Keywords: 60S subunit, eIF6, SBDS, uL16, RIBOSOME.
Shown are 1158 nucleotides from a PDB entry: RNA (26S RIBOSOMAL RNA) from Dictyostelium discoideum.
It comes from the structure "Mechanism of eIF6 release from the nascent 60S ribosomal subunit".
Weis et al. published it in Nat.Struct.Mol.Biol. in 2015: "Mechanism of eIF6 release from the nascent 60S ribosomal subunit".
It holds a match to the Rfam family "Eukaryotic large subunit ribosomal RNA". Gene Ontology terms of the family: ribosome and structural constituent of ribosome.
Among the 10 different proteins in the entry, which are not shown, are 60S acidic ribosomal protein P0, Ribosome maturation protein SBDS and 60S ribosomal protein L23.
The reconstruction used 43,063 particles.
């Protein structure tokens, strides 16, 4: 430079089921967070030899 | 240039670097042949063992041994090519499963019902498809591995079993070999040939042959040092000879 | 049957070009009234000049027919053109003790202004835009002054291209007739056309014919044989091949194939044959012939001054 | 008494004489600058180290963005406050630099080398030694001291201008500071020059000529250090083959294909290189004409198939034998119209110019058309344009001759 | 041994390739529409190898007629015009413009097989075998060697 998810937040932008109707319960789903994971460099180094 | 690092570049016997050895400049002895690889550096030689290299004949040198290769194949690195991918070709190897609870293979017997399972249609009844997959009797049974067909029937496979008598079978591994593998003049492991009890390949034992290098041993030079004279007799003249050691 | 050129007659590159090249006639322009224009010469003088605009000189285009459009910003010629913008020398003034120094005046040219294209030339793109978004009239900016008029063409000029359409063939990259957004036509850089003529290019029908289908045949002189004279180029040695290496296409070297006197007529594989110190291409601090607004200078000329006054 | 000549001085002046037209280069020329130089890299853990290798940069800017002291954190992130939201201003907390430091980049910097504030002229003049690049020359830029003259701080201390690493530059001219300067050679005064010192005008091809072209009319010296074409090395690009098989093939991968990927050949395509050839290897095509491949078109003999017959279509053994006639067009290729069993691909120095044609291309004449002001240029179109020599060796072809 | 007869055949080249009609047969094969093959026969194509009986072409056979100019006095013959032209033409050369002739045997390759393992079954292969190509090599065909 860069693959994948699983957690948090999860109300959220957005779809909806839910209590008859809402920032109100939960799901991919977007984003921010944090513990992973997979490759990594002539103009990257913490370390670094003959 | 080459072995290593090592940039462009698809490459190049291409361009450019780095370090080290060449070759330019340098022959020799082998790589059939050759600027650069191996070995090893050149005065003139003789004796001996070597080096790389080879030892069937060209060709100076051998035996004796285990394998693998049955192709017109293979045969000194640089080097004169060759790849995915395969092969029931054969030698060696690994690892799983089979078997006297009777094994694989050969010949043969079963291979049945509810059921023609649900669904869907001229018609689909194991066998054109979308889903499920359990029972009865057994050693053994798929709502069927297949051919067919108006759909059947009919034959077929799975699985058991009967003859048999002892080892079967699978996915792999990587030597040799084949297939992959086609180009112009006729053709090249050097060539003749080789068939592997040694003439390909892979080791092993101990030999041999085999350079201008290595040691000895002489000649000549050059360099250094050192003598021109010894117990005696001679020789020795110096911008010359001679000893010694290494080149 | 035609097409391109060039009007024709002529002339040209002695020794590779004969033409569409030159020239040519017609056509146009430019200079010029003699102490001219134009040239020559070092100078002195001289050519044109036994010359006088219907003439000489100096170009362009090239008969004839039909016509030659716009453009004067550029370069260049050119003046019955104004600004003192700039202006050398040699004279004029002023500071200096003078070399000097720094002022004003200050011709010709340039600058600035006109005029000129049958002078040299040039004739495009972008952007709204005529319910047409095609066509591009109008309409506007831009560099640079205008924006290709009448012609004409895949033309000797068009890339693409062997251009599309027709046509002449069985079959046409070719010919010719049409079409033109035409890379890059186009009007005396002359545009269109074009009888006649061409040792000009170009394609086609007829005739003919050995071009060819296919070669045969025949003559003469060669060549060949004899007699007689009798050279040259060229030559490292030289002369059989294969592969291999090698300087990457060997006659020589390696390993093979092989290999047996000395010679004739013939041939063209090779001998990287032979003629030539490569004309192309490169480099040289090598050259020459042209050109030009390249550097640096010159004749000669324009104007200014002194002097001869 | 102008002109004219005669001197001198301005214009103009390719009519003419001179000369000049760089270099580096996977050939030259258009390109570009690898020309002087700077960061990271190549660059292989010391210096050095190459290519028209690669990402970029420099020929400046700047009285402050130079010196120095002194107080400050910066990016940015969370959480709050009237107008105020994704953003204006203001307090806190976290904040190893994620900011800034003129510009490229690569180091460096946190009670600073940044922001801010304040005083300033170390950006001054002499001077020795040094390091970089190096020949241990020369210049840039840098450094370590010393002696004046100051600045900044309370002081230590700092400051040879930019945090460092780049930001430039001989001789002769010329001009300026400089200095109670030294000269002018017969003495003496003023002025003029000259001349020691240090600077600045520039040389960017940057260790430094004063400078267009063009040539097809062409010249020399040379060079295969260097290009056009054979061979040769490569095989990107042409060709031609194999393998996996998502699929095509009504169903059915592999009759016949075959995507998406891999692996080769081949030298019958254009590249690439410059290894031979520049005191010459005649260079396109065609006609001729032999011999060689095999990647085989037809023939033969087989084998497959979506082979019923007939057509056709894959393959293998197979190069023995064929493999045409014509229109354009120089062509090679290209395309058609016709025959055919079949009109198959190809090499032999892109076989084949002492074999030949010369129609191309490719000298000199010459038209257009577009460039150029011009001479000219075209890798662009037309048209004309000397094709030498074998008697040698050897190979073939025949012809005598010697047979050890 | 010297001249020569007669011959061997080493080595070396190498030739025949194709095609169209027809019988096969409108017949197999198909529902039709289309429509085969083997042998056999006839002929061509292109190559080769010779050849002159016809056919043509050449014609210095200067053979032989015409005839142009000219010269030799006419007339007969004759040259000269580099073989004057032209017409007819031997002998020869000659052309798919004519003509003749252009072969069997063995061994293999592709691939079809057979007996049969390896591997109680199968298997063309391995050990042996069988047919088979315009292919090889022989036959025929050219030359005949420091061979005999």
């Nucleotide at each position: 430079a860069u693959u994948a998810g699983c957690a948090g937040u999860u109300u959220c932008g957005g779809g909806g089921g839910c209590g008859u109707a809402a920032u109100g319960c939960u799901c991919u789903c977007a984003g921010c967070u944090g513990a992973u994971u997979c490759u990594c460099a002539a103009a990257c180094u913490c370390u670094g030899a003959a | 240039c080459a072995u290593u690092u090592u940039u462009g570049g698809u490459a190049a016997g291409c361009a450019g670097a780095a370090c080290u050895g060449g070759c330019g400049a340098u022959g020799u002895g082998g790589g059939u042949u050759g600027a650069a690889c191996c070995a090893a550096a050149u005065a003139u030689u003789g004796g001996g063992a070597u080096a790389a290299g080879a030892c069937g004949u060209c060709u100076a040198a051998c035996a004796u041994u285990c394998a693998c290769u049955a192709a017109u194949a293979g045969a000194u690195a640089c080097c004169a090519c060759a790849a995915a991918a395969g092969g029931u070709g054969u030698u060696a190897g690994u690892u799983c499963a089979u078997u006297a609870a009777g094994a694989c293979a050969g010949c043969a017997g079963g291979a049945c019902g509810g059921u023609g399972g649900c669904c869907a249609u001229g018609g689909a009844a194991g066998u054109c498809g979308g889903u499920a997959u359990c029972c009865g009797c057994u050693a053994a049974g798929g709502a069927g591995u297949g051919u067919g067909u108006a759909a059947c029937a009919a034959c077929u496979c799975a699985c058991c079993u009967g003859c048999c008598a002892a080892a079967u079978g699978g996915a792999c591994u990587a030597g040799c070999c084949c297939u992959g593998a086609a180009a112009a003049u006729g053709g090249a492991u050097g060539a003749c040939g080789c068939u592997a009890g040694c003439a390909g390949u892979g080791g092993a034992u101990g030999g041999u042959c085999g350079a201008u290098g290595c040691c000895c041993a002489a000649u000549c030079g050059u360099u250094a040092a050192a003598a021109g004279a010894a117990g005696u007799g001679a020789u020795a003249a110096u911008a010359c000879u001679u000893u010694u050691a290494a080149c | 049957a035609a097409u391109c050129c060039a009007a024709c007659u002529g002339u040209u590159u002695a020794a590779u070009u004969a033409a569409a090249a030159c020239a040519a006639a017609g056509c146009a322009u430019u200079g010029c009234g003699a102490u001219a224009a134009g040239c020559u010469u070092a100078a002195a003088a001289g050519c044109u000049u036994u010359u006088g605009a219907c003439g000489c000189a100096a170009u362009g285009u090239g008969a004839u027919u039909u016509c030659u459009g716009c453009c004067c910003a550029g370069u260049g010629c050119u003046c019955u053109g104004a600004a003192u913008g700039u202006c050398a020398a040699a004279g004029u003034g002023a500071a200096g003790a003078g070399a000097u120094u720094c002022a004003a005046c200050c011709u010709a040219g340039c600058a600035c202004g006109g005029g000129u294209a049958a002078a040299c030339g040039g004739c495009g793109g972008g952007a709204g835009u005529a319910a047409c978004u095609a066509u591009g009239a109008c309409u506007c900016u831009c560099u640079u002054a205008a924006g290709g008029u009448a012609g004409c063409c895949a033309a000797a000029u068009g890339c693409c291209u062997c251009g599309u359409c027709a046509u002449c063939u069985a079959a046409u990259u070719a010919g010719u007739g049409a079409c033109g957004c035409g890379c890059a036509u186009g009007a005396a850089u002359g545009g269109a056309u074009c009888a006649a003529u061409g040792a000009g290019a170009u394609u086609c029908c007829c005739a003919c014919u050995g071009u060819c289908c296919c070669u045969a045949a025949c003559u003469a002189c060669u060549a060949u044989a004899c007699a007689g004279c009798g050279a040259a180029a060229c030559c490292a040695c030289u002369g059989c091949a294969a592969g291999g290496g090698g300087a990457a296409c060997g006659g020589g070297c390696c390993u093979u194939g092989c290999a047996a006197a000395a010679a004739c007529a013939g041939c063209g594989g090779g001998g990287a044959a032979a003629g030539a110190a490569g004309a192309c291409c490169c480099u040289g601090u090598u050259g020459a012939g042209c050109u030009u607004g390249a550097c640096u200078c010159u004749a000669g000329u324009c104007u200014g001054a002194u002097a001869u006054u | 008494a102008c002109a004219g000549u005669u001197u001198c001085a301005g214009g103009u002046g390719g009519g003419g004489a001179g000369u000049u037209u760089g270099g580096c280069u996977g050939g030259g020329g258009c390109g570009g600058c690898a020309c002087a130089u700077u960061u990271g890299u190549u660059a292989a853990a010391a210096g050095a180290u190459a290519a028209c290798g690669c990402a970029a940069g420099u020929g400046u800017c700047c009285a402050a963005a130079g010196g120095c002291a002194g107080g400050c954190u910066c990016a940015g992130u969370g959480a709050g406050a009237a107008c105020a939201g994704a953003a204006a201003u203001c307090u806190c907390a976290c904040g190893u630099a994620g900011a800034g430091u003129a510009a490229a980049a690569g180091g460096g910097c946190a009670a600073a080398a940044g922001c801010c504030u304040g005083c300033u002229u170390g950006a001054u003049u002499c001077u020795g030694a040094u390091u970089u690049u190096c020949a241990g020359u020369a210049c840039u830029a840098a450094u370590c001291g010393g002696a004046a003259c100051u600045g900044g701080g309370a002081a230590a201390c700092c400051a040879g201008g930019g945090c460092c690493u780049a930001u430039c530059g001989a001789u002769c001219c010329u001009u300026u500071a400089u200095g109670u300067g030294c000269u002018u050679a017969a003495a003496u005064c003023u002025u003029a020059a000259c001349c020691c010192u240090a600077g600045a005008g520039g040389u960017g091809u940057c260790a430094g000529a004063a400078a267009a072209g063009u040539u097809a009319c062409c010249a020399c010296a040379g060079g295969g250090a260097u290009a056009a074409c054979u061979g040769g090395c490569u095989u990107g690009u042409g060709g031609c083959a194999g393998c996996c098989a998502a699929g095509c093939g009504c169903u059915c991968a592999u009759a016949g294909c075959g995507a998406c990927g891999c692996u080769g050949c081949u030298u019958u395509u254009u590249g690439a290189u410059c290894c031979u050839u520049c005191g010459a290897u005649g260079u396109c095509g065609g006609c001729u004409c032999u011999u060689c491949u095999u990647a085989u078109c037809a023939u033969u003999g087989u084998g497959a198939a979506g082979c019923a017959g007939a057509a056709u279509u894959c393959a293998c053994a197979a190069a023995g034998u064929g493999u045409u006639g014509g229109a354009u067009u120089g062509u090679u290729c290209a395309c058609c119209c016709a025959c055919u069993a079949a009109c198959a691909a190809g090499g032999a120095a892109c076989g084949u110019g002492a074999g030949c044609u010369g129609g191309g291309u490719u000298u000199a004449g010459a038209c257009c058309g577009u460039c150029g002001u011009g001479a000219g240029a075209c890798a662009g179109g037309u048209u004309a344009g000397u094709u030498u020599u074998a008697c040698c060796c050897u190979a073939c072809u025949g012809u005598u001759g010697u047979c050890a | 041994g010297u001249u020569u007869g007669c011959g061997u055949a080493a080595u070396a080249g190498u030739a025949g390739c194709a095609u169209g009609a027809u019988u096969u047969a409108g017949u197999a094969c198909g529902a039709g529409a289309g429509g085969a093959a083997c042998u056999g026969u006839c002929a061509u194509g292109c190559c080769g190898g010779a050849u002159c009986a016809c056919u043509g072409g050449u014609c210095u056979g200067u053979a032989g007629g015409u005839u142009u100019a000219u010269u030799u006095g006419a007339c007969a013959a004759a040259a000269u015009a580099g073989u004057g032209a032209c017409c007819u033409g031997c002998c020869g050369c000659u052309a798919c413009c004519a003509u003749c002739c252009g072969u069997u045997g063995g061994a293999u390759a592709a691939u079809g097989g057979c007996u049969g393992a390896a591997c109680g079954c199968c298997u063309c292969u391995a050990a042996g075998u069988c047919a088979g190509a315009a292919u090889c090599c022989a036959u025929u065909c050219u030359a005949g060697a420091a061979a005999c």